[PDB]
Context: bound to proteins that are not shown
DNA sequence: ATCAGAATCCCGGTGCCGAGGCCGCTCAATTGGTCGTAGACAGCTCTAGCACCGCTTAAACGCACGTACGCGCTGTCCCCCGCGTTTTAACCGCCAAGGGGATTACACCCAAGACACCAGGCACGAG
DNA sequence: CTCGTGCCTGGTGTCTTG
DNA sequence: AATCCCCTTGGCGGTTAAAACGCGGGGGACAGCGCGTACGTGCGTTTAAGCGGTGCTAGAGCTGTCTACGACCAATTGAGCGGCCTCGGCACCGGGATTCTGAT
């Protein structure tokens, strides 16, 4: 004294 | 005899392929040298191959003769030649039935979840 | 003080038959 | 969980050519026929073979011996051998001609 990362794969229930 | 026509022969033709040329290797023929006994040879001995004959006899030769298989012929009957017709095995295409995956609107919201078993080590409790 | 048992942590590895 | 389509299997029908039927017949195989003339068989006659001795001698059978040719060993080497490469020699093909063959 600037940069600044929060998941996934499913399943189920819904909207038009 | 004799013609028509099958069957075969025989003449360019081309193609293709292996016979033959060819060529660079290397291993057995060669070259040379060294033992050695197998055999070429000299010679000894007795057997046996040969020739000959006399005697014996059984074996061949010639013929007499019928005769009967060999053969030429015949009729016959049948069953292979051959030419025709498929025809089945050696090779390539239609049956449809099998048996497989891939296809299956778009976008959006939200709530609701998560490795197991075995072995080893450490700590605590009890004797 | 030593030994045994139990618990926890870490590492390695699938299978009754529907 | 269900329909479809495309693709990969068990059958179901085809081209060359030697191979199996087929008939009919024709020419060849088979039984008979009849003879006949070659050939078994005997019988007597002739002959040569066989057997047993006998001389009997080439000559094989058999035994020392000396050699040279052969068994065997290092160089060497180029011929004999494995691989490559070419062309004209036959293998077949159509032409055409001819020659068997049988019906005539």
């Nucleotide at each position: 004294c600037c940069u600044g990362g929060u998941g996934u794969c499913u399943u189920g229930g819904g909207u038009g």
This is an experimental structure of RNA, together with DNA, with 265 nucleotides shown. The structure was determined by electron microscopy at 4.2 angstroms resolution and released in 2019. Among the 19 different proteins in the entry, which are not shown, are Transcription elongation factor SPT4, Histone H3.3 and RNA polymerase II subunit. The depositors describe the entry as "RNA polymerase II elongation complex bound with Spt4/5 and foreign DNA, stalled at SHL(-1) of the nucleosome, weak Elf1 (+1 position)". Primary citation: Ehara et al., Science (2019), "Structural insight into nucleosome transcription by RNA polymerase II with elongation factors". The entry is indexed under nucleosome, chromatin, RNA polymerase, TRANSCRIPTION, TRANSCRIPTION-RNA-DNA complex.